[PDB]
Context: bound to proteins that are not shown
RNA sequence: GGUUUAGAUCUAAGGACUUCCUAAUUAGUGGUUUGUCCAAUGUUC
RNA sequence: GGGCAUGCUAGACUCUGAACCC
Numbered sequence: 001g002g003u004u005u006a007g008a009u010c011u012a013a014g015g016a017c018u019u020c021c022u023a024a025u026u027a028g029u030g031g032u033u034u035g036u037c038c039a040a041u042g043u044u045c
Numbered sequence: 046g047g048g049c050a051u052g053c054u055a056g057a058c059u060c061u062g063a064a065c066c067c
Base pairs, nucleotide, nucleotide: 001066002065003064004063005062006061007060008059009057010056011055012054014038015037020031040051041050042049043048044047
Other pairs, nucleotide, nucleotide, family: 016036cWW017035tWS017036cWW019032cWW020032cWS021030cWW022029cWS039052tWS
C1' cells in the first nucleotide's frame, strides 16, 4: 500500500412465551398487557 | 475447549479489535 472481517454498545424494525377478543374445518386468520426472551442448535477424541 | 453442518434484521465518526496478501 491492498483485500476481507469480529464482538461489545446505542437506536430502529421484526420475531418468541404468557391472559382476553377472531361467522377460520383439505381450516389455523387478525388485534393484543401487568413480568419475561431474541442468539445458537446439533455434531466430533 | 479446537473443527464440521445449519443459522446469524438494519444502520452508527460509539468502544475494542482481528485475519490474509503486497